23S rRNA, nucleotides 1 to 525 from Escherichia coli K-12: 525 nucleotides with solved positions. The entry is indexed under Protein biosynthesis, ribosomes, RNA, transfer, exit, peptidyl, 30S, 70S, 16S, ribosomal subunit, posttranscriptional modification, posttranslational modification, RIBOSOME. Crystals were grown from: PEG8k, MPD. Method: X-ray crystallography, resolution 2.1 angstroms. The entry became public in 2015. The work is reported in "High-resolution structure of the Escherichia coli ribosome" (Noeske et al., Nat.Struct.Mol.Biol., 2015). The depositors describe the entry as "High-resolution structure of the Escherichia coli ribosome". Ions in the entry include magnesium and zinc. Rfam match: Bacterial large subunit ribosomal RNA. The entry has 51 different proteins, among them 50S ribosomal protein L9, 30S ribosomal protein S11 and 50S ribosomal protein L22.
[PDB]
Context: one part of a larger RNA, bound to proteins that are not shown
RNA sequence: GGUUAAGCGACUAAGCGUACACGGUGGAUGCCCUGGCAGUCAGAGGCGAUGAAGGACGUGCUAAUCUGCGAUAAGCGUCGGUAAGGUGAUAUGAACCGUUAUAACCGGCGAUUUCCGAAUGGGGAAACCCAGUGUGUUUCGACACACUAUCAUUAACUGAAUCCAUAGGUUAAUGAGGCGAACCGGGGGAACUGAAACAUCUAAGUACCCCGAGGAAAAGAAAUCAACCGAGAUUCCCCCAGUAGCGGCGAGCGAACGGGGAGCAGCCCAGAGCCUGAAUCAGUGUGUGUGUUAGUGGAAGCGUCUGGAAAGGCGCGCGAUACAGGGUGACAGCCCCGUACACAAAAAUGCACAUGCUGUGAGCUCGAUGAGUAGGGCGGGACACGUGGUAUCCUGUCUGAAUAUGGGGGGACCAUCCUCCAAGGCUAAAUACUCCUGACUGACCGAUAGUGAACCAGUACCGUGAGGGAAAGGCGAAAAGAACCCCGGCGAGGGGAGUGAAAAAGAACCUGAAACCGUGUACGU
Repeated sequence: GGUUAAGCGACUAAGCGUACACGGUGGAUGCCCUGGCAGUCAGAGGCGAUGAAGGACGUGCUAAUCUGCGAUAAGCGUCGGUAAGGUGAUAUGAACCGUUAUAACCGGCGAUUUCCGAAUGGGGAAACCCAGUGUGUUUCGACACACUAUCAUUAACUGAAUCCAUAGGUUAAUGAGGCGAACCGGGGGAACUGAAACAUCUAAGUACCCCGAGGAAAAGAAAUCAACCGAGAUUCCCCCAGUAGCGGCGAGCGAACGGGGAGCAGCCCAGAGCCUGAAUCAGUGUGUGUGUUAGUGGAAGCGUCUGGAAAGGCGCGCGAUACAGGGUGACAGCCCCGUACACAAAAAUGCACAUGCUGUGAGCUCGAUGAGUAGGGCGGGACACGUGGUAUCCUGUCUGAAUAUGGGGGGACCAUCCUCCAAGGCUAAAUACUCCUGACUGACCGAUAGUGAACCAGUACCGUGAGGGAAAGGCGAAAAGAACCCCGGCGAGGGGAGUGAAAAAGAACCUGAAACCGUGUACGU
C1' cells in the first nucleotide's frame, strides 16, 4: 500500500429560523402655513314692496365649475384716487386694450338688475300655468309695456233689512307684511336628576314653544327706607354673608338693613286765565369742525469667504421718533413691501357746536290731585320666606272705602310716634350682547390637532323626510414639469439622455418611522 470486517463519522435543505445588507409597502416623525381658536380697542347694530335673506337660469373669444354680474349680464355713466401696465380663477392660448391720460385697478354717487322667493293680478308640485283693465303698432293680430294681493288708519263717492241712521260696497292716499346672530321685555312651561327609594321639596321659572322691541332693552324720581339721628329715583359692581331666615327644619334654598364704589337728571298731564311762538325735542336745509368710505411721501451697505443661491462668517460703514412684521435662491435696520412720523377727498355718510324752517310749547297767577280703586272673603301665584304667629305684592272669583279734619307703610295685631302720598304718564348715563367692519394681540392649535370644513364642505355620500355628514395640505428657489433615443400595444411600465445644488426632489413627488412582504450572504435545522 490492497481487500474484507467491525467501530465511529461530517458534506444534503424541499422548506424553516436568527443575524446583517439591499429594497418594497405604508405614511409616523420633524420642519411648515392664504386655515382655525380665544380676545383687546374701535366701528356698526340691521336688510326688505324702490322687491330682502336665499336660490333658479343665464352671462366670456368659454365646454365645466368657482367668483362677479343680470337680456346694458367678469359689466354701462359719472366723480375722485391711481397708473405703465392690462381683459377675475382652474388656465393656457386666441383676438385685443393701454403707456401722461375714458387701458386696467381702488373708492363715492348713479344706471341696468331676468325668473323663483314675503311674492303681492289668479293659480301652483318654487324658479312654472293662466288672466282683467289701460297704452303701443310706417304691420295697429298677439306678442310688448304699466297697473290690479291682503290687512290697518284716513278720505271721497255709494248704500240694506228699516223712515232717518247704521252695516255693507267701490276707489284713492299712506303704512304694515318677510328675513336675521347674541343680548332684551313678555305669554306658556318640562323631565331626567337631587333627596343615596319617594309624593311635599329639587332640578328651575332652567330646556323648549310663542309674541314684541331697541341699539341697547327693562327699570326709574318714593303712598321708599330708616329709627326719633337721618337718607333721598332707576340700573350695575364690591361688601354685609352662606349671615338672618326658609326647609319631609331633610336634600337643598338664601335675603335685607347698613357700608364702599360706577353713573347721576329730572319732568309732564289730570286747566283755565295772563303774558304769549319765551326754555325743550324732533324732522330737516346751510355753515364750520371732525371721524369713516380711495389714497400720498416715508431714512440708511458695500467688499470678502463658503455655497447652486448669502440675508450667514469676516472686514469696514451708515439710518433710527423707523430694529413691529412680512417677502426675497440659507437667518436682511440699510434689496423689496412696510414700520415711526408727516399728509390727503370730487362724492356720499356718522357725530358734534352754529344757524334757517314746519311743528312742539316757555314763565307767571289762581286752581285741580288718578274708585270698581285701596281694603275684604274664597282659590292660586310672587316675595330668600314651602300658611306659618306672616306683614308686603299680583289677581281668577264674589264684594267694596275714606278724600289732607283724609290715606299707605314701619313683617301678626293695637296705641303712640316717625315717614311717605297709591289707584296717569315720560326720561340720558353707569349695565347686557356680537351676524358684521377695521386695527392689534396670545407661555392658543398646527392637518387623527385647530372649525364639521387649511383643499370648490354643509360638498360627496346616507335617509321618504326632519335630519345626519366624511375623507382629502407640502416636487423645486425657479417648471428649468424631463427635447431626443431604446424595449413595449402609436400601452401601462421601464432603461438612457438632459434640467437642477440635488431626480439619495419625477409629479402617488420634503423628511420618509413601525407593523407587514421580498432578494442576498453567514451560522443553525